[PDB]
RNA sequence: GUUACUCACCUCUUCGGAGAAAACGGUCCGAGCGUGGUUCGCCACUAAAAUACCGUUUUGGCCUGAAUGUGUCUGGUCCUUCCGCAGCCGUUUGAUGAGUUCGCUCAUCAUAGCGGGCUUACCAAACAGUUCGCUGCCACCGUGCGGAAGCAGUUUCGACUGAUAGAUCACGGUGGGACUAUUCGUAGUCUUUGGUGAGCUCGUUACGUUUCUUCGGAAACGAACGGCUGAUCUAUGACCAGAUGUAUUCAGGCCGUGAGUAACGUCGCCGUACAUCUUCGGAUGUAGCGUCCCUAUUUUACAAACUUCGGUUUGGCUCGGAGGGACGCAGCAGGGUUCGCCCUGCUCGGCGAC
Numbered sequence: 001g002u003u004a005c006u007c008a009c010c011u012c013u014u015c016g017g018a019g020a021a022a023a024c025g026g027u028c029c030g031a032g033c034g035u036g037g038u039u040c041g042c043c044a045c046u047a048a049a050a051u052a053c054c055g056u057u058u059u060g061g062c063c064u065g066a067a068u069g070u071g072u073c074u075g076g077u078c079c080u081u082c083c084g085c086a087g088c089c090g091u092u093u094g095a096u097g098a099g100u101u102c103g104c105u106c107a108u109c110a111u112a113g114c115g116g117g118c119u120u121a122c123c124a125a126a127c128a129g130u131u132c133g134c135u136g137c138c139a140c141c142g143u144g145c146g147g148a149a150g151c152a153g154u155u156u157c158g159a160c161u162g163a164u165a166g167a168u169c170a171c172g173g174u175g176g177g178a179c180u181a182u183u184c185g186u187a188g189u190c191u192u193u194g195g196u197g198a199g200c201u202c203g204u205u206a207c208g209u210u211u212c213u214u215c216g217g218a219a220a221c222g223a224a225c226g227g228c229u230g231a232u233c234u235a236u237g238a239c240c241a242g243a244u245g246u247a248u249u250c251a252g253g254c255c256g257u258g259a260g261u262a263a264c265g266u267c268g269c270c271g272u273a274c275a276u277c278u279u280c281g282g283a284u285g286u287a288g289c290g291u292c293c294c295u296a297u298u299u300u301a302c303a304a305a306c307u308u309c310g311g312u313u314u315g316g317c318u319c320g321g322a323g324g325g326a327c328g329c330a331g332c333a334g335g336g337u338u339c340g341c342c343c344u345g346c347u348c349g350g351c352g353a354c
Base pairs, nucleotide, nucleotide: 001264002263003262004261005260006259007258008257009256010019011018012017020059021058022057023056024055025054026053027052028321029320030319031318032317033316034045035044036043037042046301047300048299049298050297051296060255061254062253063252064251065250066249067248068247072243073242074241075240076239077238078237079150080149081148082147083146084145085230086229087228088227089226090225091224092223093110094109095108096107097106098105099104111206112205114203115202117200118199119198121196122195123194124193125192126191127136128135129134137176138175139174140173141172142171143170144169151162152161153160154159163236164235165234166233167232168231177190178189179188180187181186207222208221209220210219211218212217265354266353267352268351269350270349271348272287273286274285275284276283277282288329289328290327291326292325293324294323302315303314304313305312306311330347331346332345333344334343335342336341
Other pairs, nucleotide, nucleotide, family: 013016cWS014016cHS020255cHS038039tWS038041tWS069246cWS070245cWW071244cWW100103tWS113204cWS116201cWS120198cWW130133tWS155158tWS182183tWS182185tWS213216tWS278281tWS307310tWS337340tWS
């Protein structure tokens, strides 16, 4: 590896049970020979039905993989280059302080302070109402990286975009609304006061640094490197990735799913023995003997032989070989045994793999 058997479980179910269907072929193997045909290929030694089994093909079903596509779910994307503006994270360099090995560790820092303006945030108090929730006008248009170039789509030739729709947030513009003041030009404030903090901007002092300088000054600057950013939310569209499932095709397998027991084949390895040889290195081979049968089975036929009338047989011969069964014979092991013998086996044994 192959077959059988037992057991569990699985589907179906008439409760009897069963666990796909169809077509076709077959029945130890070689070698010679005989007989008969033969078309000159050569072939054959009785036929029909059923049965077992084997093999080829097909129908149907089922499983594994690959591909195409349809759908569900999770996640992501829906233009590129250049310069520029602010933010955020890391890294480096330096500086102050604290400790300390004076190695190093820790906390900060990256121009400082002063006057004066401006935007948003937070805390307390007040103001107006309040229903005791609490809150402090409303409508419309645009916008959330700036600029430049490219690229693609499209167009009315105006060229306009860089997924679609809704909602929110803020910012800018326009208009209304209450109302303070107004000089009658109007301005407009969209609660007030105080404190804390973030940023921005003008001036003056200072600390350094680059350039220049006549050495009076006259300007400029205030570390670097890499990454990530430029509003939020819901929905829809397309696409991509990862899954689950369903469909088609293709390839392969299978024809209830497992567990155990027995038998048999092949291969390797170890060993008992025996045979041939051997140079003594060793190297090969083998596992008793005889006779008979299995080698398809059932039924019916059918030619022939014999015949009691019951039937009873045969249906080519020779030679060689692998396997099983039956019977005897010889050997070998095991158990008993009265010492009559009687039984149970075996004829290579073990181990692994398929």
Solved structure of RNA, 354 nucleotides shown. Method: cryo-electron microscopy, resolution 6.56 angstrom. The entry became public in 2024. Sampedro Vallina et al. published it in Small in 2023: "An RNA Paranemic Crossover Triangle as A 3D Module for Cotranscriptional Nanoassembly". The entry is indexed under RNA origami, Nanostructure, self-assembly, RNA.